An RNA structure, in which 42 nucleotides are resolved. Crystals were grown from: Magnesium acetate, MES, Ammonium sulfate, ATP, pH 5.2, VAPOR DIFFUSION, HANGING DROP, temperature 293K. Entry title: Structural basis for dsRNA recognition by NS1 protein of human influenza virus A. Cheng et al. published it in Cell Res. in 2009: "Structural basis for dsRNA recognition by NS1 protein of influenza A virus". It was solved by X-ray crystallography to 1.7 A. Protein in the same entry: Non-structural protein 1.

Context: bound to proteins that are not shown
RNA sequence: AGACAGCAUUAUGCUGUCUUU
RNA sequence: AGACAGCAUUAUGCUGUCUUU
Numbered sequence: 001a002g003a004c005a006g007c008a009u010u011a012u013g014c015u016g017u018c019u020u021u
Numbered sequence: 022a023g024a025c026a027g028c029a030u031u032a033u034g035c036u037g038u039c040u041u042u
Stems, first nucleotide, its partner, number of pairs: 001040009011030009
Other pairs, nucleotide, nucleotide, family: 010031cWW
C1' cells in the first nucleotide's frame, strides 16, 4: 500500500415485532 | 407516536486474514 469481511461511532432511507388515541 | 433489534447506502475510527514494496 491493495483485496476481503467485520466491529465501533455518526447520518439518511427502510423492514419487523410490540406498545400507542 | 414511543421502545427494541436489524437491513440498505454513506462517512470516520479500528480489528483480523491474505497479498505487496